[PDB]
Context: one part of a larger RNA, bound to proteins that are not shown
RNA sequence: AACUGAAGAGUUUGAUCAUGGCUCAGAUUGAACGCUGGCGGCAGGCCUAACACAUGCAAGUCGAGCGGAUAAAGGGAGCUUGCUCCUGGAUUCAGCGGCGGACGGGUGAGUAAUGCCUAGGAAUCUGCCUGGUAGUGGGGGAUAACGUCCGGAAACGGGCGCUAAUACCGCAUACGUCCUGAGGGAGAAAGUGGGGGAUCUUCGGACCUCACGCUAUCAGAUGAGCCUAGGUCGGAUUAGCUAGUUGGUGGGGUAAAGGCCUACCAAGGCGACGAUCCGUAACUGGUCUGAGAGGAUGAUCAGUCACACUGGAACUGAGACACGGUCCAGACUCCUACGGGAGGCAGCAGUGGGGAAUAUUGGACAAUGGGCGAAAGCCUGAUCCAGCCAUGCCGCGUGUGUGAAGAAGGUCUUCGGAUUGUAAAGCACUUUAAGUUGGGAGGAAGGGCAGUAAGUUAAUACCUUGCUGUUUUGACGUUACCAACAGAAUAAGCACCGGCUAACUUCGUGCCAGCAGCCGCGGUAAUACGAAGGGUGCAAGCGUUAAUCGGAAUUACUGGGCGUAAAGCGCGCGUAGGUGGUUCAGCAAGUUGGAUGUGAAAUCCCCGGGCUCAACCUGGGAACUGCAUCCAAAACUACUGAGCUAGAGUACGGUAGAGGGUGGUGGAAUUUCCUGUGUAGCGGUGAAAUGCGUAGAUAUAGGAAGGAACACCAGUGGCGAAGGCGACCACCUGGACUGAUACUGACACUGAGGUGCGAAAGCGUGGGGAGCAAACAGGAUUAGAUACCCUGGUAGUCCACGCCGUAAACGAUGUCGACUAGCCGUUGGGAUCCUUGAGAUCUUAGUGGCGCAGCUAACGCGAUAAGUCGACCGCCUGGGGAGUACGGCCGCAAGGUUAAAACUCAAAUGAAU
Numbered sequence: 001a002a003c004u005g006a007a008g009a010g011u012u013u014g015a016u017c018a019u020g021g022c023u024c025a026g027a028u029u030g031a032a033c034g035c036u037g038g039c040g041g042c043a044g045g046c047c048u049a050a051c052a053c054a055u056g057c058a059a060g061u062c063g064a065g066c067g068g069a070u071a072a073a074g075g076g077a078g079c080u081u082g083c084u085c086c087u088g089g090a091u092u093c094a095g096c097g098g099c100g101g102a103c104g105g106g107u108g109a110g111u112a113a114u115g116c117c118u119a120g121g122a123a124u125c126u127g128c129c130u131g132g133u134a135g136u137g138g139g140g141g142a143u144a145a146c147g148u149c150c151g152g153a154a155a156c157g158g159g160c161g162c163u164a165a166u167a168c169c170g171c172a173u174a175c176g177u178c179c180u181g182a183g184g185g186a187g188a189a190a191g192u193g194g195g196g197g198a199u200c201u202u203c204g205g206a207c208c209u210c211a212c213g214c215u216a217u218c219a220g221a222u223g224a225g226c227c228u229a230g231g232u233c234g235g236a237u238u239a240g241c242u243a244g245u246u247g248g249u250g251g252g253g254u255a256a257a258g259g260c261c262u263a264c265c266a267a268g269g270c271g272a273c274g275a276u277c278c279g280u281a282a283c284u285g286g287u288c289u290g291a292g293a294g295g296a297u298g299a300u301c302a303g304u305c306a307c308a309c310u311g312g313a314a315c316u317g318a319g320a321c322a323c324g325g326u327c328c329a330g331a332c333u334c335c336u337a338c339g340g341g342a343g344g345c346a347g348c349a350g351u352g353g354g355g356a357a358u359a360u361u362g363g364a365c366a367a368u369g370g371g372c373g374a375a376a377g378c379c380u381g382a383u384c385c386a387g388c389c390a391u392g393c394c395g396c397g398u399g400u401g402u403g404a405a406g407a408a409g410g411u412c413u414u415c416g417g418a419u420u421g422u423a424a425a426g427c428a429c430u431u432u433a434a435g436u437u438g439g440g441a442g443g444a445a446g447g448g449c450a451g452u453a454a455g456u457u458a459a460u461a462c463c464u465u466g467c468u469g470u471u472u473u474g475a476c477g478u479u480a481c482c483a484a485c486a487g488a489a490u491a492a493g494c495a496c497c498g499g500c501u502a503a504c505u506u507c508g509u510g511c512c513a514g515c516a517g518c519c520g521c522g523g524u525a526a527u528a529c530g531a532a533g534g535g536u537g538c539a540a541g542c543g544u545u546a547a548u549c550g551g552a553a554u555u556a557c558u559g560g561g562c563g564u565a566a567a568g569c570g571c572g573c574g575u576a577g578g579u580g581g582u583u584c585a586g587c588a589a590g591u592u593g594g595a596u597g598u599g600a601a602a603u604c605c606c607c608g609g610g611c612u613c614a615a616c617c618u619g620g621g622a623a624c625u626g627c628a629u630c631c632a633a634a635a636c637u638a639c640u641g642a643g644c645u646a647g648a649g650u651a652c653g654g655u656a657g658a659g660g661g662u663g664g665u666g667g668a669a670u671u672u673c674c675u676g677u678g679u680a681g682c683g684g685u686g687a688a689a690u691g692c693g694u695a696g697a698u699a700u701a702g703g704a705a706g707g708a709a710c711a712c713c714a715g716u717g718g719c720g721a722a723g724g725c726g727a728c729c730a731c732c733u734g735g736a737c738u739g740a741u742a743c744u745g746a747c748a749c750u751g752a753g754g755u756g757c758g759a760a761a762g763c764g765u766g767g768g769g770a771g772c773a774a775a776c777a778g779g780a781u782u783a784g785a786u787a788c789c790c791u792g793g794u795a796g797u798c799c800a801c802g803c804c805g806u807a808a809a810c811g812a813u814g815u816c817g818a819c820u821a822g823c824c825g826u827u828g829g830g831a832u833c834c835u836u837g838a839g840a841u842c843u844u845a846g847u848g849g850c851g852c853a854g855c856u857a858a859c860g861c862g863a864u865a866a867g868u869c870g871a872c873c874g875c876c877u878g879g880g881g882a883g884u885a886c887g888g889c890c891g892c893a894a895g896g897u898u899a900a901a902a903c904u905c906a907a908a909u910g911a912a913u
Base pairs, nucleotide, nucleotide: 008024009023010022011021014913017910026549027548028547029546031545032544033543034542035541038396039395040394041393042392043391044389045388046354051352052351053350055349056348057347060099061098062097065096066095068093069092074087075086076085077084079082106307107306108305115232116231117230118229119228120227121226124224125223129220130219131218132217133216134215135214136213137171139169140168146161147160148159149158150157151156177186178185179184191212192211193210194209195208196207199206200205233279234278235277240270241269242268245267246266247265248264249263250262251261252260282304283303284302285301286297288295289294309330310329311328312327313326332343333342334341335340360386362385363384370379371378372377399429400428401427402426409420410419411418412417433490435485436484437483438482439481443476446472447471448470449469450468451467453465454464455463493538494537495536496535497534498519499518500517504533505532506531507530508529514521515520561875562874563859564858568873570757571756572755573754577750578749579748581644582643583642584641585640586639589637590636591633592632593631594630595629596628597627598626605621606620607619608618609617610616647747648744649743650742651741652739653738654737655736659733660732661731662730663729664728665727666710671705672704673703674702675701676700677699681692682691718725719724762803763802764801765800766799767798771797772796776792777791778790779789814872815871816870817869818868819867822850823849824848825847826846827845831841832840854861855860878905879904880903887898888897889896890895
């Protein structure tokens, strides 16, 4: 080499506990501003207007590819000191060409997708590279440059004449190249430079060798283009989307498969696992927090994608639909002779504008790298280095020792004294860093020239390589670093001191000025405002503000709740989905272990190594929790096959029931009408009045009509999923209960969407009209009284059909299954039991009162749990705003349902003293 961390506090109240919000202590930014300000290393520096840009530079290189003009040195002849001409020719570059401008640099506008990451596979391409194989024969026509003419303000344009090529084009040849059916057919090239024995020759050249280059084609790397699966922000107040759209065939097209394109066919394809649409945002390795899980974030660095003023298009080419390339159209600047032209700093510096905010019109190719040439050499605002900014991380000073008359001076004071304080002064030393002087590495590997030894050959001639001698090279740079002189001289601040919270007293101010992250201070003595002293935190930094994460178990998988704090749908049934009583056997998708590829590098962690240490750099390992292919395991889940009855269901008796709907029939009572008797009030209220009365009321007796409710029974009683259901009878009709036997053999539980049943009120159409009673009228009370009180009284309350979807729709408690002391009732059903029981015990399905263990914040539940556990669904995240507003769906309407936001407060609320 493997390696460990999780803290709370203040604030609701007279006080306490709990729930629940707000605030603070921590670590951090590409951060901004205020105050202060010494130095050095390593990093960073337009996050906003992808708003426009003056001036500089940023991609050029090959004359060992080719024409042409500039023509050296030298050899000179001639004439007379300096000219004429020849010979060659080193240099130099406007042009034609091979290459490179698709690399390297800058930005995140666009894109919610196969763009990006993970795992894969197949139908392809790939100049410059490496290994091979086969060649590199000959021929032709033009053209820029160069002259001439014309046009143009310029940018430049047009005609005629000539010339070269590794520019261009025929022919021939060809595997180990393409098509073809075997057969067969088709297609390429380029030549320059260094030497040279013999040979042909103007060693102009031919020819041999080598170097470079070129032409076909197999393989390997690198890069690129395609296809599949998964993952990739918020919204459902975005639910339907899609006609080359989804597949078939024919044809075309691309290097390459494909609706990539087109013609006929078919009517498919996608989506509640979120299609489509809207808003926003380049993704990743990681960075910041977090003990961890997770959360937000994608500055620099590195991988991929897109962009190059705005929208398109293709050409060139190996590879672009090309940031310094071309064309078109639009906007903006500039020139113009007005005819027409030029430009794109999201390259490096820099100017205007915006913004709170972000730098110099730098040095060069020395190094690493990229292009050209391999011959050096040239270009390189990417790179390597400088400059500015406390913008970040780390390091070093701003002195050390002694020194108590405890010195002045300030502050406070009980007036004694305390404190500033050994802090000062004084005394003895030291000199990092900065200032001055001198020395001084390492980044330096190479190149030129000469010589030597191999291999290349036909010729150790040219050329490649080892080796030796000599020479040459650095922007950084006055390098890092080392030695000497000056002297303590040259160099300390910012915040806070009532609680959270470390540290305290005085003076001004008096509800003013003011302070403040929250509690909250300031109204005349303020430890909270402003100052003086003193003290605490951090220091070349310290405070304020913006943003994320923790604390926040404050969206809880790890890791919370829903009786009273917010929170269980009003209740059923049920589709997608979630889970599954018990034996065996198989399978190996889940699950576990091992092996291989991948999970880039950088970053984090561990062990080391370097700059004096650290920051920083760096070797190896681990890790990257994942994905893919195999081997093995078989306990549990999934799947398959065969079984069992404990869950669930069917068949047979018998009970109890205001369980539903359609009709009939009862009697008490109220009111209305008729009749007899009878005579002065009746009714009502705290007390009165309105009202009803001699038109014969109230009361009393007889009769008729009509509506609804159904005393007593009646109970913590019964049934129903809930709502709800009370007279008796007939009709249909559902479910629950207790017994024995027989069978099905997991057939079960829950349930997002959806489909029903919905008290009361309310609405639509048609009937009915006793009582009661919204609204309304009158009387009384009353300051007033729309109200409570009294007299009247309509809708409605009732029946038939339909709609409404809400309630304190309550057990304030969703449904299903199992375990956990007991006691006392009651509903109805069976067992054992002496048998007379007013009987006794146990056991189920309900319904009540106490109660131990346990739970709770407490009240209080406690086999009908709020105890212990399992399956699924719904619901809550401080109080107002507000179950409210807009939008969608229902409703004829009332309204119901889904459901926010702006702004405001540090509080609301729960149980109990």